Record summary:
This is an experimental structure of RNA (Canis lupus familiaris RNA, 7SL, cytoplasmic 1 (RN7SL1), SRP RNA) from Canis lupus familiaris, with 258 nucleotides shown.
C1' cells in the first nucleotide's frame, strides 16, 4: 500500500454511518466513535497496489416519441 | 336506419294497374205482418112480455086451501136507444149445495071423513137468486225465430254489381 | 419496442509508489 464498488433515498457543519436497489474479488470481521477535522478505534489477513485515459455488459438516472 | 328515384326493359283499349260505388263477414244498431204464455178488465137508459120473491087489502072455507085489488124488489126475454166506453156481446158453459133459485117431486110427512091439498127430502130439471169458467173485446206483462230492411262496422278468402282510361309492373342500384 | 444525455463490473491504453 490493498482486503469491495456503485446508485438512490436518508443522516451529519463534515466524517464515521442508516434504509432500498444493483453488482464483484483466490482474499474481512468486530466496535460505535472521530469532534470544527475529509478514515474514529480495535482484531485479523494479503504484497503488488494505487492513480489516470480508451472499448463491452446489469440495474438505475435523465430524457422522451 | 335514412335518402333517392334515375336509367333500362315485357301482356293489353286482341282494354295492364286502377279510380268511383254498393250487397256476403258482426255478442251489432233501430222496426214491429207473426211464433208463445200470462195479468188486468169488460157501460147504461127505454117500450113490450115473462120469472122469482116480498109487502098491503078485500072475498069464500071446518082445515090443507080457494077468488080477487094494489105496492115493492131482483133477475129475464127481446123491440127501440144513449151526456156510454181504452172495450163493454142481449155468446157458450158449470155449480145452484150442509137449509137460501125456480120447477117436477117417489116415499115419508102435515091438513082432511075422504077427494085432495100444503110444506118439501131423494132424484130429476133450468131465458129468469147468487156464484163461476170459456169465447169475444180492450188495456197489458212476457215468450219471441227456416222475421227482413239497412245502418254502422268490415274489406286479402267468397260468390257479387258497375266502370275509364297512356300507365301497369320487373332489374333496382348508388348515399351517409 | 426503439433512439439520445448520466451509471456497476470487466477488457484495452498511459502514469505514480
Nucleotide at each position: 500500500g490493498c482486503c469491495g464498488g456503485g446508485c438512490g433515498c436518508g443522516g451529519u457543519g463534515g466524517c464515521g454511518c442508516g434504509c432500498g436497489c444493483c453488482u464483484g474479488u483466490a482474499g474481512u470481521c468486530c466496535c460505535a466513535g472521530c469532534u470544527a477535522c475529509u478514515c474514529g478505534g480495535g482484531a485479523g489477513g494479503c504484497u503488488g497496489a494505487g492513480g489516470c485515459a480508451g472499448g463491452a455488459g446489469g440495474a438505475u438516472c435523465g430524457c422522451u416519441u | 336506419c335514412a335518402g333517392u328515384g334515375c336509367g333500362c326493359u315485357a301482356u293489353g283499349c286482341c282494354g295492364a294497374u286502377c279510380g268511383g260505388g254498393u250487397g256476403u263477414c258482426c255478442g251489432c244498431a233501430c222496426u214491429a205482418a207473426g211464433u208463445u204464455c200470462g195479468g188486468c178488465a169488460u157501460c147504461a137508459a127505454u117500450a113490450u112480455g115473462g120469472u122469482g120473491a116480498c109487502c098491503u087489502c078485500c072475498c069464500g072455507g071446518g082445515a090443507g086451501c080457494g077468488g080477487g085489488g094494489g105496492a115493492c124488489c131482483a133477475c129475464c126475454a127481446g123491440g127501440u136507444u144513449g151526456c156510454c166506453u181504452a172495450a163493454g156481446g142481449a155468446g157458450g158453459g158449470g155449480u145452484g149445495a150442509a137449509c137460501c133459485g125456480g120447477c117436477c117431486c117417489a116415499g115419508g110427512u102435515c091438513g082432511g071423513a075422504a077427494a085432495c091439498g100444503g110444506a118439501g127430502c131423494a132424484g130429476g130439471u133450468c131465458a129468469a137468486a147468487a156464484c163461476u169458467c170459456c169465447c169475444g173485446u180492450g188495456c197489458u206483462g212476457a215468450u219471441c225465430a227456416g222475421u227482413a230492411g239497412u245502418g254502422g262496422g268490415a274489406u286479402c278468402g267468397c260468390g257479387c254489381c258497375u266502370g275509364u282510361g297512356a300507365a301497369u309492373a320487373g332489374c333496382c342500384a348508388c348515399u351517409g | 419496442u426503439a433512439g439520445c444525455g448520466a451509471g456497476a463490473c470487466c477488457c484495452c491504453g498511459u502514469c505514480u509508489c

Source information: It holds a match to the Rfam family "Metazoan signal recognition particle RNA". By type it is a non-coding RNA gene. Its Rfam clan is "SRP clan". About the family: The signal recognition particle (SRP) is a universally conserved ribonucleoprotein. It is involved in the co-translational targeting of proteins to membranes. The eukaryotic SRP consists of a 300-nucleotide 7S RNA and six proteins: SRPs 72, 68, 54, 19, 14, and 9. On this family, see Wild et al., Curr Opin Struct Biol 2002: "Towards the structure of the mammalian signal recognition particle". The entry is indexed under ER membrane targeting ribosome Signal recognition particle, TRANSLATION. The structure was determined by electron microscopy at 3.7 angstroms resolution and released in 2018. The 2018 paper behind the entry is "Structure of a prehandover mammalian ribosomal SRP&#183;SRP receptor targeting complex". Entry title: Structure of a prehandover mammalian ribosomal SRP and SRP receptor targeting complex.